[PDB]
Context: one part of a larger RNA, bound to proteins that are not shown
Molecule: Bacterial small subunit ribosomal RNA, nucleotides 905 to 1521
Organism: Cutibacterium acnes
RNA sequence: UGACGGGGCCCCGCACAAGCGGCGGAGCAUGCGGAUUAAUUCGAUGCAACGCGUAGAACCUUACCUGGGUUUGACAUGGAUCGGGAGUGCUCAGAGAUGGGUGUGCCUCUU
RNA sequence: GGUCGGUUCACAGGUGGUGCAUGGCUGUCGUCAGCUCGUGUCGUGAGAUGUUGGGUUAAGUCCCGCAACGAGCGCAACCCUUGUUCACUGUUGCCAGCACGUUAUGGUGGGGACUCAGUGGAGACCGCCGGGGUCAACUCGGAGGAAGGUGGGGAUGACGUCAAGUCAUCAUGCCCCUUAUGUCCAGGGCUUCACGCAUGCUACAAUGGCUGGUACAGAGAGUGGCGAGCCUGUGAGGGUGAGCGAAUCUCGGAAAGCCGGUCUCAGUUCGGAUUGGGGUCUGCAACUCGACCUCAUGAAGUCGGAGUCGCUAGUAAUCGCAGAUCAGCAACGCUGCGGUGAAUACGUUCCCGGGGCUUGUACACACCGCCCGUCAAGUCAUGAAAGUUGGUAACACCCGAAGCCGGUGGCCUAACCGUUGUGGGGGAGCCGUCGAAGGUGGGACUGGUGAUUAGGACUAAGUCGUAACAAGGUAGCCGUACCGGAAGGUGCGGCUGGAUCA
Ligand code: V7A
Numbered sequence: 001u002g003a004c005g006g007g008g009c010c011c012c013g014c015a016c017a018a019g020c021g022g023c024g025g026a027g028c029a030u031g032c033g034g035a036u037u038a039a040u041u042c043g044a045u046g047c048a049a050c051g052c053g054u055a056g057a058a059c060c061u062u063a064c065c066u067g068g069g070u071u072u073g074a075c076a077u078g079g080a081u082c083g084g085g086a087g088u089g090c091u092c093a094g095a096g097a098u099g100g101g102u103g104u105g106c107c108u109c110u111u
Numbered sequence: 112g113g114u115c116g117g118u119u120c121a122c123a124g125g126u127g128g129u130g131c132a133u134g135g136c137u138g139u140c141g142u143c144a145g146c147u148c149g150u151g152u153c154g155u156g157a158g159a160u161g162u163u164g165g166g167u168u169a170a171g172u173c174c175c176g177c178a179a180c181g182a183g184c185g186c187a188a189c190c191c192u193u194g195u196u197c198a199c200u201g202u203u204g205c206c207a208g209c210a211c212g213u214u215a216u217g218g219u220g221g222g223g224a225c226u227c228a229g230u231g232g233a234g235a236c237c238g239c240c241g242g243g244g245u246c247a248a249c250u251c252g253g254a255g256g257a258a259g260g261u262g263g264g265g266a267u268g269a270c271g272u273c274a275a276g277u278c279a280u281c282a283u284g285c286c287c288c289u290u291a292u293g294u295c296c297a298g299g300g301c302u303u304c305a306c307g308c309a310u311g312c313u314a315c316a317a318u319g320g321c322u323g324g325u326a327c328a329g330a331g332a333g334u335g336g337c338g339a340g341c342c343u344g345u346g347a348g349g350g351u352g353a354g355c356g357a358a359u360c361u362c363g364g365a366a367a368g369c370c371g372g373u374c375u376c377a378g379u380u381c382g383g384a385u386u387g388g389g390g391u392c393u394g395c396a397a398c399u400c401g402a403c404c405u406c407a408u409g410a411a412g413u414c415g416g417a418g419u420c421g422c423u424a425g426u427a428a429u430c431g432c433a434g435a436u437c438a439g440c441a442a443c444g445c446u447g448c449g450g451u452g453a454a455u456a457c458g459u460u461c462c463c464g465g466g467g468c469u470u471g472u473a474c475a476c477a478c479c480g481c482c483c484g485u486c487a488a489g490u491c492a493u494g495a496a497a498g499u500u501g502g503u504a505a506c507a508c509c510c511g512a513a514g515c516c517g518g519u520g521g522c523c524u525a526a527c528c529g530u531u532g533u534g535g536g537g538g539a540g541c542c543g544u545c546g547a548a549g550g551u552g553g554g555a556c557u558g559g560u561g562a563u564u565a566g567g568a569c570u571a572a573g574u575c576g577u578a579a580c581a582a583g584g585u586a587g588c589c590g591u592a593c594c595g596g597a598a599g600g601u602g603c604g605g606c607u608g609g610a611u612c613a
Stems, first nucleotide, its partner, number of pairs: 001475002003472003007469007015459002019422005026313008034304002042053002064299007073122001077121002080118002083115001087104007124288002127286003133282002135277003138273001140271001145184006151160003164175003190265004195233007205222002209220003236259001239253005302441001315415001319374007331362003336355002340351004381412001386407007428451007478583001480580001483576002486573001488570004493565003498560006506552004514545001516543004522538003527534001586607009
Other pairs, nucleotide, nucleotide, family: 002477tSS003471tWW004581tWS005584tSS014018cWW015462cWS016461cWS017423tWH017457tHS018455cSS019454cSS024416tHS024417tHS025314cWW025412cSS026411cSS029051tWS031050cSS034305tWS036040tWW037039tHS038065cSS038299tWS039299tSS040303tWS041279tWS044049cSS048139cWS055435cSS055445tHS057060tHS057061cWS058394tWS058400tWS058438tWH062300tWS062301cWW063300cWS063301tWS068096tWS071291tWH072121tWH073074cHS075123cWS076122tWS079119cWW081116cWW083114cWW084113cWW085105tHS086105tHS094096tHS096296cSS106112cWW109111cWS123289tHS129278tHS130134cWH130281cWH132278tWH132283tWS135280tHS139272cWW141268tSS141269tWH141270cWH144185tWS145171cHS145269tSS148162tHH149161tHS151178tWS154157tHS161180cHS163176cWW166248tSS167172cWW168170tHS170186cSS171185tWS174247cSS201202cHS201204tWS201223tWH202204tHS202358cWH204226cWS205225cWS206207cHS206217tHS207222tWS208221cWS217220cWH227358cWS234257tWS234258tWS235256tWS236260cSS237239cHS238254cWW238260cWH244247tHS244248tHS254260cWW255259tWH256258tHS259260cHS278283tWS311443cSS315378cWS315412tSS316319cSS316379tWH317376tWS317377tWH326367tWH327366tWH328449cSS329432tWS329448cSS333336cSS334356tHS339352tHS344346tHS346404cSS347390tSS354360cSS357360cHS365431cSS366430cSS367450tWS375376cHS378379cHS382411tHS383409tWS383410tHS384409tHS385408cWW393397tWH393438cSS394396tHS397401tHS397439tWS421427cSS423455tWW424454tHH425426cHS425452tWS426453tWH427452tHS435444cWW436442tWW437439tHS437440tHS458460cHS471581cSS473579tWS473580cSS481579cWW482578cWS484597cSS485574cWW487571tHS492566cWW496562tHS497561tHS504554cWW505553cWW510548cWW511547tHS512546tHS513546tHS515544cWW520539tWS528533cWW530532cWS571572cSS575596tWS581584cWH
C1' cells in the first nucleotide's frame, strides 16, 4: 500500500424479512455428464457451462464413421506450352461421385 | 484478345495443434461508485496529500471545512421509447356538420373537427409557496400540472480483475498433414440408454372440463410469398383462385373474459403419456429421424423429501399473438407484443454480494492465504549404549648394559725411587651410586567401533488433526507444574510484543 478478518462504525441491492407464484415428485420437450457405438464431430464446466455457439442436424448443414472416387487437386493467382471451343442438351453404366456416348458448338483477329 | 485444356512449374487446401504466442469480439465482478493524473507539499524511501473530515445524494451527487490547488475517465445530461399538448400535412388513415348510396360497407362528393399516422416545437427546472436545514447542498409539505423531486423503460459497462470464452465466425505467430489430417460421393451418426443433473412444457381438476353464443388488442410479416371467396373432405388438406410488394390485400381467429347449457368430486366427461389403425403435406427421399389430421388406446400424476428459484406495479401470476432462422420441423426454445392483473415491504437483527472510513495481520499465489507437531518412508550428519579395539603421556616398584664418578685390586706392571731383596704410581679385574632399555602393576587422557536407542536436518506433490497469524474463532507469549496420539490443554504468577469499553 493492498487483500482478508467467525473487528468496529456507517451504508446499499428481491440480500433477508413481509408477501405471491414456482422448481426439487409425475409425464413429455430440450441441453449436458456418464455409459454405449464404426461414429455417437467440436466447443462450453461453481456463480459467470448445461432451451449455451445452434435465429431450425432426414439429404444438405457436417466438421464424425464405413465404404467408394480423386491428386496443381473442390477453389484461387501467375508464367510458360498445345489449342479451339468452353460450357451444355439427350442417352448409357454406376448407390452416387464419376466415366462412356450423341447433339450443339467462341468473339476479335493473324495477334 | 476473351475462354478453356492439359503437361508441368510456381502453388493451393486443412472446422489439423496451441485461446497459456495473439488480434478482434464477449462474459464477469458491476449500473457496482469508483479508478487515476499534472503541479504543489510531507516523508531518506516505498508512499501520502488531493480522494481524510461534517452534511447530503441513486451517484467521488453536491455542500462545508481542509496542504492542497486542478484536471481526466466513470455518475449525471446529450440519444431512443413511453405519458400531456400545439403547429403542419390528410392517403392507403379518420368522419363532427353537408349531399347519396341496392338494404347494406367513409362506399361516395367532401371535410381539418375528433382519432391516428410523422416531421418540427412546447413541457419539469426543487422553477414557485411554506417549514427544516448556521446557512449551504439537500429535505419535508403544498399549489399549479398529463407528469414532481431521476416520472417509467432501453441504449450506454470507468481503471482493471478472472493466463475467464472463442485458433470453430473471421484474422493470425509457430508446429503439423500433403496419392492425405486435402477433396468429391452414397449410406450412417450427431436423435444411442442400466442411469445423474439442469432449463422448460403439460398437468394433477370445479377460480375447473366439455359445449353453443357473444365482446375488447398490440406489435409484426408477405411475390418460389401472404392468400381471401366458393366448391370438396370428419379433419389435416385438396381443387379452383381474386387481392396485395402492401395504413389499401392477406396472415385474422385474438385467447383469457362475459352469457346459456352440461359434467358433480369420481384417478373422473381430470390428465394426455404411450401404443394399434387409417391418412395429409413438404421434400429426390420422412426406416433410422419430420410436423400434422383422424379413429381407437387412456400410463404416471391426489400438489411433490432435504433443499431451492423469480418478483416491489401495470411488476408477479396468467392469457393469447407475431417475428427471426426456415422446403418442412421435433419451437414447449429465443426475441418481442398487447389482454387480464395482484399480495406485501414493521424493518436491517440474521443469510448472500458490494461501498466509504478505521483497526489488526506472520497474508501479497493475497483466507480456496499462510502455517504447527506427531505418525509412516527414504537420505545425511550427530548423541547414548553392555561392551569392544587402539593410541599417547607419565607414575610407583623389580631388574639393570655402556659409561663417568666413588671404592677396592691378593692379579699384572718398561720410565720414578731404591737399603738394586723392592717400593711409589699405574692397569686388568671386582664392588657401589647414578643409569637407557626391558619387566610387573594400578590409574589418567584419547581415537575407531558397537547390538540397541535418541533427537536433528532434508526429501512424496503420504497420513492425522488445526496450534499460531484477524478477537485465528478459548487474546497471545514468559517461567513453572501436571496431563494428553500429536499439535497442544489446564492451574499459579507475570508481560503487552492484546483488546473491549472509556
Ligand atoms: C493451464 C494451461 C493452459 C491453459 C489453461 C490452463 C488451466 C486453461 C484453463 C485451465 C483451468 C483455464 C480454466 C481451467 C478450468 C480456469 C478455470 C478452471 C494450466 C491445465 C495445468 C476456472 C474449469 C476448465 N495447466 N473455474 N476450467 O493446464 O490454457 O485454459 O483458463 O478454464 O481458469 O476459472 O477451473